Solved structure of RNA (L7 rRNA, nucleotides 368 to 673; L8 rRNA, nucleotides 58 to 270; L2a rRNA, nucleotides 3 to 88) from Chlamydomonas reinhardtii, 528 nucleotides shown. The reconstruction used 101,291 particles. An Rfam search finds the family "Bacterial large subunit ribosomal RNA" in it. The literature on the family includes a 2001 paper in Science by Yusupov et al., "Crystal structure of the ribosome at 5.5 A resolution". Its family is annotated with structural constituent of ribosome and ribosome in the Gene Ontology. The source organism's lineage runs through Eukaryota, Viridiplantae, core chlorophytes, Chlamydomonadales and Chlamydomonas. Entry title: Large subunit of the Chlamydomonas reinhardtii mitoribosome. The entry has 45 different proteins, among them bL36m, Mitochondrial ribosomal protein L19 and PPR*. It was solved by cryo-EM to 3 angstrom. The work is reported in "How to build a ribosome from RNA fragments in Chlamydomonas mitochondria" (Waltz et al., Nat Commun, 2021).

Context: one part of a larger RNA, bound to proteins that are not shown
RNA sequence: GAAAUCUUCGUGCAGAUGCGAAGGCGCUGGCAAGGGACGAAGAGACCCUAUGCAGCUUCGCUGGGUGCUAAGAGUUACUCUUAUCCUCAAGCUUUUCUGGGACGGAUGCUUCCUAAAUAGUAACGGGAGUGAUCAAUGGUACUGCUACUUAAAUAGAAAGCAGUGCUUGACUGUAAGAACCACAGUUCGAGCAGGGACGCAAGUCGGCAUUAAUGACCCAGGGUAACAU
RNA sequence: GUUACCCUGAUCAACGGACAAAAGCUACGCUAGGGAUAACAGGCUUAUCCGCCUUUAGAGUUCCUAUCGAUGGGCGGGUUUGGCACCUCGAUGUCGGAUCAUCGCGUCCUGUGGCUGAAGGAGGUCGCAAGGGUUGGAUUGUUCGUCCAUUAAAGUGGUACGUGAUCUGAGUUCAGACCGUCGUGAGACAGUUCGGUUUCUAUCUUUGUCAGC
RNA sequence: CAGCUAUAAUUUAGCGUACCUUUUGCAUUAUGGGUUAGCUACUCAAUAGACGUGAGUUAAGCAGAAAGCUUACUGAGAUUUUUUUA
Numbered sequence: 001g002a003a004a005u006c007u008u009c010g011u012g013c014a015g016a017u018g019c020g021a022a023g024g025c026g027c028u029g030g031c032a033a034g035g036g037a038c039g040a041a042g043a044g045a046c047c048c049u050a051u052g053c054a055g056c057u058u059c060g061c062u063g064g065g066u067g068c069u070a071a072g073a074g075u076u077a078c079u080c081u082u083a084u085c086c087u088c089a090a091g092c093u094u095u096u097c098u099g100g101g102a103c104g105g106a107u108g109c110u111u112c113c114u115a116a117a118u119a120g121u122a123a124c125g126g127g128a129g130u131g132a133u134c135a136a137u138g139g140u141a142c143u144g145c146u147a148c149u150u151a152a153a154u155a156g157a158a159a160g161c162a163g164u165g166c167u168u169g170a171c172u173g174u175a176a177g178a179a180c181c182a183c184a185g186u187u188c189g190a191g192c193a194g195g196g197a198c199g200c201a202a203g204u205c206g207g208c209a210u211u212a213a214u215g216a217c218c219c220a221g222g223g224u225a226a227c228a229u
Numbered sequence: 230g231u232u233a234c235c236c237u238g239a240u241c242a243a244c245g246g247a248c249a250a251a252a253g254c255u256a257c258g259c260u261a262g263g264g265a266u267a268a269c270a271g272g273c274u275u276a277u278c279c280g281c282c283u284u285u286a287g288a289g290u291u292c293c294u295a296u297c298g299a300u301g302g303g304c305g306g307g308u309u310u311g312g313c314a315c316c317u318c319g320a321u322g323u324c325g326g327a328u329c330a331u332c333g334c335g336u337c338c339u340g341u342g343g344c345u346g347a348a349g350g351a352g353g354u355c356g357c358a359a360g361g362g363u364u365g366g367a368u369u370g371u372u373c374g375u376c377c378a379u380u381a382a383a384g385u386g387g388u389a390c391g392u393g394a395u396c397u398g399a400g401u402u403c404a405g406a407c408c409g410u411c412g413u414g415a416g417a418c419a420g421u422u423c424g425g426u427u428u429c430u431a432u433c434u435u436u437g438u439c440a441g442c
Numbered sequence: 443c444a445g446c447u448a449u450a451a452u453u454u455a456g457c458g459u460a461c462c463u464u465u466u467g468c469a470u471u472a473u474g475g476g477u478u479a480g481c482u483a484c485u486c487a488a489u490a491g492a493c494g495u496g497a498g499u500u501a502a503g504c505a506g507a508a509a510g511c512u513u514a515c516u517g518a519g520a521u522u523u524u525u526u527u528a
Stems, first nucleotide, its partner, number of pairs: 001443001003017001006023005026442008036433002040428001047263004052259002054255004060092002065088001067086001069083006096106002104124001108130003112126002131244001134207001138167008149155001152211003171194004177188003183245001197204002219238009270317001271315001272313003276310001278306006287297002325397003329391001330388003334384001337362003340357006368374001405423002408420001409418003445457004461474001463472001501513004
Other pairs, nucleotide, nucleotide, family: 002018cWW003444cWS004444tHS011016tWH012469cWS013465tHS013468cSS013470tWS014271cSS014272cSS016459cWW034035cHS034431tWS034434cWH037394tWH039429cWH045320tHS045402cWS047100tSS058060cWH058413cWS061250cSS062090cWW063089cWW064067cWH064086tWH068084cHH068085tWH075077tWH092251tWS093252cWH094253cWH111127cWW111152tSS114122tHS114123tHS115122tHH116121tWW129212tSS131242tHS133137tWS133208cWW136168tWW136170tHH146147cSS150153tWH155159tWS158160tHS169195cWH172206cWH173206cWH175190tHS176189tHS192206tWH196205cWH199201tHS199202tHS215241tHS216241tWH245246cWS253415tWS255257cWS267318tWH275276cHS275277tHS275307tWS277309cWW284300cWW285299tWS286298tHS288293tHS289295tHS295353tSS298299cHS306308tHS307309cHS314315cHS315467cWS317321tHS319473tWS322393tWS324400cWS328392cWW333385cWW336338cHS337359tWH338381cSS362382tSS363383tSS363384cWH365367cWH365377cWW367375cWH367376cWW392395cHS398399cHH398427tWS404425tHS412414tHS431433cHS433434cWS460475cWW462473cWW465467tHS505507tHS517518cHS
C1' cells in the first nucleotide's frame, strides 16, 4: 500500500490480524466505552555525528578597519603620513580512538605472553624497554683467566672479565641476488674500482652479537663544482 | 644569480608530519542524518537480589532436627541493582494517584489438618486451599516511610514496576527570575526555590446494549 | 497479501508471512506510497587513457599550404641455406 482484518500459546528485526499448533465464529449495522491496531497529528522532545550553520563570550589568533594616543609635516584650531597600547566592529580557528557521549588515558619504534610447534594473527588485553651512550665501547692482530654479557628473546669459551701494539673501513663510486611489502619507505648483501688500516700470512674492516635510539617532501642556511652576468 | 653534489635544521611526539596563526558557550538555538551512538522499555544474561533445599557444626537450663541457621555446595524466577545495545529517533506517557480491572500464590484474614517445650486460651512453624475481604486520613511532589485507631486482616507481586485517542500534571524537558557552587566570561548545576499550552469528530479489533437480513 | 494448482467443475482439497529502500538480519509494530493520468534523473563541450573498426604508409593528423604546429621512425655487420659422398 491492498484487505475478505478472531482468540490463546509458541516462533520471529527480539511485544503477530496475516507464520505454526489448537480452538472459536449465522451475517450486517445503530447508540455507547476507548484496551489494541507499536491510532492519528511534527521527516527534531532528548543523545551522537557532520569539510555543517548561526549568534554570543574571552588574558584564542591576526589585522589600522573604528575611537582616542605617539612622532613628523602642511596651510602658518584643522588636515595629511607612519606607528601602537586599551576600547568598538569584524574575519578565522577551536582533531581523533572510545562496549554511548563527557571524564580519565593514549597516538613513534623494540621485546615477551595471547599466537593454536613455517611465517602471520585482535581487544583503552597482560609484563619490561626506548627517542641513546662511546674517538673508544669502532677496525685489525694478539695476552691472561673463566661462570657472566642485556630491556626480554635467540645466542655467545668469547659477542665474558681485565689488558696491550698500531690505526680510522664511523671511507669514496657501485652492486647481482633475495627477505619483505598496498605504496612510500625498511633489511641483508657476495663481488668490482679507488685509496688506505691491521696481520708473517690466512684473511677481516662500508661503526658496536642482533632485534629500539632512522621524521617524507617543502622551506631556510653552509661548503664545493660548473655555467651565467 | 642558475643548477647539481656533499651536508645541516621541529616533543612537524596528532611521530605518512591542514591549507600562515590560533580558545569556549548555546535551557534562544537552526539544518541534514543515525534506532550505525545513549535516556523513558520491550529482548538476552543472572554477577548482585529473592525463594527452595543440602551439609547441618552448634545455640535451644540437657538433647542438631518445637524453633533458628554458622560454613561450603547447588536448583528455579527475572518483580532488585547491574551487563549487552537486538527493537522503534519519518519525535510514540514513564518515577504519582483518581476511577475501573484481570491473573498467579510465596495466605494477612475467613475455611482448615500435623508437630508442638500442647493447661484449651495465646503462640511458633509446617501441609492443603485464591471463593471474597483487606477500611481511616494527619504529613512529605513521594510509589518509599512512620504514628493517630479503629477491624478478622489493614498481603505481596505479573500486569510497557496495569490504566492521559478516560482525568490531573503535583514531580521527570526546556523558554522568565532569584539565592548558593564552579568558571576570565558567554554559561553549567540530578543544589534550593516562585511561576510555567495535555490535541484527536472512532475506520476496524474488542466490549456493553438495541435492532434488521 | 484474497491468489495458485487441480477431471474440483453451483463447490471442494492442498499450497501461499505485499512491494520498495536500508541493513549482519524486516511479514515486521523500521522508510515510502489513497488511486489514476501527465511531467520527473548519467547530458554536452574541450582535453587525456584504453579497446573495437579503419584511413594513410612517399611517416600520420590539422591547414589553402614545399608556412607552421602536434605525434611517430632513424641499427648491427651476429655462418646461416639443396636428404647423405669423393